[PDB]
Context: bound to proteins that are not shown
Molecule: rrnGnut
Organism: Escherichia coli
RNA sequence: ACUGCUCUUUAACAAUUUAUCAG
RNA sequence: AUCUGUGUGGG
RNA sequence: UGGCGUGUGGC
DNA sequence: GTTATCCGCTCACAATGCCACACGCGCTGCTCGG
DNA sequence: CCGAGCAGCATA
DNA sequence: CATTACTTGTGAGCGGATAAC
Numbered sequence: 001a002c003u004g005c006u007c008u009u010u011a012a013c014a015a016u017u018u019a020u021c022a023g
Numbered sequence: 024a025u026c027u028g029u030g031u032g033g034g
Numbered sequence: 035u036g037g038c039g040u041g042u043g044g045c
Numbered sequence: 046g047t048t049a050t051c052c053g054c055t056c057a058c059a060a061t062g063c064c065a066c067a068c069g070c071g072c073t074g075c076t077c078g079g
Numbered sequence: 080c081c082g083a084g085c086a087g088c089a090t091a
Numbered sequence: 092c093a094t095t096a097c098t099t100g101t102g103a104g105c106g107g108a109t110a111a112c
Stems, first nucleotide, its partner, number of pairs: 037070009046112014071088009
C1' cells in the first nucleotide's frame, strides 16, 4: 500500500382446579 | 375487641 | 476493701 | 528352683483452739507500643 | 528506644 | 541452679533375703 460497503423499524406474559357469593 | 406513668428499693 | 501465706504476741 | 515368708526401706500422713496485730503478695527479658 | 504488657520460667 | 537443711511419730505398701517341698 490492500480488514470496513444498511443487519430494515425497542420488552413479547406470570398468576390457574371445591366452593365462594366476599363473609 | 387495645394508642396512660416512672409509686418503691436497685443505680 | 478482700483472698492467701508467713511471722509476732497473747491466753 | 520355686513358692510362699518375713524383715528392713521408703513414703504418706497427722501436729489444740481462738484472738489480735503486723508484713508481703513475680517477673522479666521477650512482646505490644508509640 | 526505651516504656508498658506477658507467659510460662524450681530462676537453670 | 544444687537449690538443698536431724532424727517427729506411726502405719502401710514394697523389694531383697529365707524356710520348705